[PDB]
The depositors describe the entry as "Structure of P. furiosus 70S ribosome grown at 102deg". Solved structure of RNA (23S rRNA, nucleotides 13 to 562) from Pyrococcus furiosus, 527 nucleotides shown. The sample was in a buffer at pH 7.5. Method: electron microscopy, resolution 2.84 angstroms. The entry became public in 2025. Rfam match: Archaeal large subunit ribosomal RNA. The literature on the family includes a 2001 paper in Science by Yusupov et al., "Crystal structure of the ribosome at 5.5 A resolution". The 2025 paper behind the entry is "Pan-modification profiling facilitates a cross-evolutionary dissection of the thermoregulated ribosomal epitranscriptome".
Context: one part of a larger RNA, bound to proteins that are not shown
C1' cells in the first nucleotide's frame, strides 16, 4: 500500500 | 474498463 | 483462467426434379 | 401368399450388450 | 462363373483360424 | 486362403414358433 | 402368425 | 389329439 | 395326411360319411 | 384333382357419407360426393 | 366392398345439321 | 392446348 | 360450373345369342 | 387319364 | 411323329333342356334356295429334334 | 483406355 | 530450384 | 489431349491412383 | 475415373 | 434368320321364305 | 307416372 | 334406384335440349372381349 | 441421372 | 448446411410417456502418422509436478472455442 462494492 |  | 457451445470450415444425410428403368 | 406371404417372438459371435445380418448348418453350407 | 492375395459387418482390442 | 479366399453376378441347401 | 387336426390368461400346449 | 407307413429312432 | 366355402368326379355308411 | 381366405407407400374400380367455414347472422346453397368409412 | 402392374372406358339404336366426321383415354 | 368462366345452375345471392 | 368443334401424343380391331345343320363336339 |  | 408342333387310338366325366360347324350387321346383315364362275393358284398361322446372328451379371 | 511424380 | 511436417503451391524446364 | 466431368492423396493436381 | 472402346452363361428375339 | 415338319383361310348376282337380345325400352 | 339421390342440365342430365 | 304399368320385335325400333304431328338426317339397344398414347412411386 | 435447394 | 434439410447425417421410428387408442426425443468432427505420454517425485485414490510426442496438445472431458456468467491480477473511483 482501503473493507465492502462498480 | 483490459489481460 | 474456468463455465458454455455460437460462430467459421467440413460433408458417407436430407429435400426437389424432365428424361430412363422397374413394379406384386 | 396354402409349394405357407407380410409383420412379429425367440435363438445364433471365443471374448458380444445394442445395430445388422442369418436360423438348431444359425455375422453362415454348397456349385 | 468374374477378381487376384489378402480376408474374419457399423467396430482402430486379445487371442487364433 | 494359392485345392483361388474374402467381395461380386446366378443357380441350389438349410431355413426354430 | 391368412394359420389350417383340436386349443388359447400369455407365440405355448 | 385322430387315422395310416415305420422293426424303433420317425414320416 | 385329418380346418371353413366351393367347383370338377369316385364309392358309400345315404350319413354329405369317405376318397 | 383344382379353388379363395392374408399383406402392399401411392395409383384404380364400385357403394355409405359429415361438420366446422363461406353466406359478413342462417334454412336452399357451399364447405362436398371432400373427411372418413 | 374388389384388382393389376397399370385399373377403368372402348368400337355407335353415337355426334352433327349449306357441310360433314366415324372405337376409346389424356 | 383450348373451347371457357362461355351455354347453363343458384334465396338467379354468396358461389 | 360443361360438353361438342379445331390443334395434337398413340391408334386396332373382334367374339356370342338366333336363322341353319344335328353329335361330326370339349375336358 | 392311358397307348402308338 | 422328333422328345415339340400335329394326326391317331381305348377308358372315365359332360352333352338332344343341344358339344361341335355357322354366323354378327342398317335406304341392312346373314341364313336357307337357283344360277353363274373357282383352288392346278394366293395368304396366314404353329413347332424346333436342328443351324447362323443380335442384345443380355459381375467385368475387361 | 495419353501424357512429369523433372 | 525455393517455402513448408508434408507440394496438389511460387519460379523455371516439359509432355 | 476424342481425356482440363468428378474424387482421393500429408495444402490448391489434366500428366500420382 | 473421364472422351472413345471391348467381353459376357441363363434369358429373350 | 436359315431348313425342316404341320393347321387353317381365301368369289359374285336373284329369291317370292327365316333369324336379327323383355318384366327389357319405354 | 311418381318418389329419393345426383347433375350445368335448365318443363330438356344420370 | 325404389313402387304401379309396360310394347313392336324385320310388313321392325330408336334420336335430333317441352309435348304432339309431318318432312328430312343420322343410327340399330336391351349379351362379351380388345394392346398404345394416360395415373402413382413402397424402389434404381 | 441431375440441382441459382 | 447438423435449433438448418425427412421425426431419425449416428445402436431413430430407436430411448422414454399412456391400461389403451396413440404420442415421440437428445446425440456429427483429435491428429498426416496414435506417434494416444516412457521414466522420476507426491497422494488412499481422483489426479498434481517434471519430463517426453507432436508443425502446433489438438491429451481423448480432444477441429475453431464467441456471448451471458464466475476466480484472480492490473488502471481509476
Nucleotide at each position: 500500500c482501503u473493507a465492502a462494492g462498480c | 474498463g483490459c489481460c | 483462467g474456468g463455465u458454455g457451445g455460437a460462430u467459421g470450415g467440413c460433408u458417407c444425410g436430407g429435400c426437389u426434379c424432365g428424361g430412363g428403368g422397374c413394379g406384386c | 401368399g396354402a409349394c405357407g406371404a407380410a409383420g412379429g417372438g425367440c435363438g445364433u459371435g471365443g471374448c458380444a450388450a445394442g445395430c445388422u445380418g442369418c436360423g438348431a448348418u444359425a455375422a453362415g453350407c454348397c456349385c | 462363373g468374374g477378381c487376384g492375395a489378402g480376408g474374419c459387418g457399423c467396430a482402430g482390442g486379445c487371442a487364433g483360424c | 486362403g494359392u485345392c483361388g479366399a474374402a467381395c461380386c453376378g446366378g443357380g441350389g441347401a438349410u431355413u426354430c414358433c | 402368425g391368412a394359420a389350417u387336426g383340436g386349443g388359447a390368461c400369455c407365440u405355448c400346449c | 389329439g385322430c387315422g395310416g407307413c415305420u422293426u424303433a429312432u420317425g414320416c | 395326411g385329418c380346418a371353413c366355402u366351393c367347383c370338377g368326379g369316385g364309392g358309400u355308411u345315404u350319413a354329405u360319411c369317405c376318397c | 384333382g383344382g379353388a379363395g381366405g392374408g399383406g402392399g407407400a401411392a395409383c384404380g374400380c364400385g357403394g355409405g357419407g359429415a361438420a366446422u367455414u363461406g353466406a359478413a347472422a342462417c334454412a336452399u346453397c357451399u364447405u362436398a360426393g371432400u373427411a372418413c368409412c | 366392398g374388389c384388382a393389376g402392374g397399370a385399373a377403368a372406358a372402348g368400337a355407335a339404336a353415337g355426334c352433327a345439321a349449306a357441310a360433314g366426321c366415324g372405337a376409346u383415354g389424356c | 392446348g383450348u373451347g371457357a368462366g362461355u351455354a347453363g345452375g343458384g334465396g338467379c345471392g354468396a358461389c | 360450373g360443361a360438353a361438342a368443334a379445331c390443334g395434337g401424343c398413340a391408334g386396332a380391331g373382334g367374339g356370342c345369342a338366333a336363322a341353319c345343320u344335328g353329335a361330326a363336339c370339349c375336358c | 387319364g392311358g397307348g402308338c | 411323329g422328333a422328345c415339340g408342333a400335329g394326326g391317331u387310338u381305348c377308358g372315365g366325366g359332360g352333352g338332344a333342356u343341344g358339344u361341335g360347324g355357322g354366323g354378327u350387321u342398317g335406304u341392312a346383315g346373314g341364313g336357307c334356295c337357283c344360277c353363274c364362275g373357282u383352288a392346278u393358284g394366293a395368304g396366314a398361322c404353329c413347332c424346333u429334334c436342328g443351324c447362323g446372328g443380335g442384345u443380355g451379371a459381375a467385368g475387361c | 483406355g495419353a501424357a512429369g511424380u523433372c | 530450384g525455393c517455402u513448408g511436417g508434408a507440394a496438389c503451391g511460387c519460379g523455371g524446364c516439359g509432355c | 489431349g476424342g481425356a482440363g466431368a468428378g474424387g482421393g492423396u500429408g495444402a490448391u493436381a489434366g500428366c500420382c491412383c | 475415373g473421364u472422351a472413345g472402346g471391348c467381353g459376357u452363361a441363363a434369358g429373350c428375339c | 434368320g436359315c431348313a425342316g415338319g404341320g393347321u387353317c383361310u381365301c368369289g359374285g348376282g336373284g329369291g317370292a321364305c327365316c333369324c336379327u337380345g323383355a318384366g327389357u325400352a319405354c | 307416372g311418381u318418389c329419393g339421390g345426383u347433375u350445368g342440365g335448365a318443363u330438356a342430365u344420370c | 334406384g325404389g313402387c304401379g304399368g309396360g310394347a313392336a320385335g324385320c310388313u321392325g325400333g330408336g334420336a335430333g335440349g317441352c309435348a304432339u304431328c309431318g318432312g328430312c338426317u343420322c343410327c340399330c339397344a336391351a349379351c362379351c372381349c380388345u394392346a398404345a398414347a394416360u395415373a402413382c412411386g413402397u424402389c434404381c | 441421372g441431375a440441382g441459382a435447394c | 448446411g447438423a435449433u438448418a434439410g425427412c421425426g431419425a447425417a449416428c445402436u431413430a421410428g430407436u430411448a422414454c410417456c399412456g391400461u389403451g387408442a396413440g404420442g415421440g426425443a437428445a446425440a456429427g468432427c483429435u491428429g498426416a502418422a496414435a506417434a494416444g505420454c516412457a521414466c522420476c517425485c507426491c497422494g488412499g485414490g481422483a489426479g498434481g509436478g517434471g519430463g517426453g510426442u507432436g508443425a502446433a496438445a489438438a491429451g481423448a472431458g480432444c477441429c475453431u472455442g464467441a456471448a451471458a456468467c464466475c476466480g484472480g491480477g492490473c488502471g481509476g473511483c